[PDB]
Context: bound to proteins that are not shown
RNA sequence: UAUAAUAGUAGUGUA
RNA sequence: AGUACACUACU
Numbered sequence: 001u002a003u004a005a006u007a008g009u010a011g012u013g014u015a
Numbered sequence: 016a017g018u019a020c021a022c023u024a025c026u
Base pairs, nucleotide, nucleotide: 007026008025009024010023011022012021013020014019015018
Other pairs, nucleotide, nucleotide, family: 003004cHS
């Protein structure tokens, strides 16, 4: 001081 | 039936 955060499942778009 | 980048749903 423009940098710390992030449950599981499913779907969709992207490379 | 994986890596990453997201968004939206349900509990």

Keywords: RNA-dependent RNA polymerase, VIRAL PROTEIN. This is an experimental structure of RNA with a sequence from La Crosse virus, with 26 nucleotides shown. Protein in the same entry: RNA-directed RNA polymerase L. The work is reported in "Structural snapshots of La Crosse virus polymerase reveal the mechanisms underlying Peribunyaviridae replication and transcription" (Arragain et al., Nat Commun, 2022).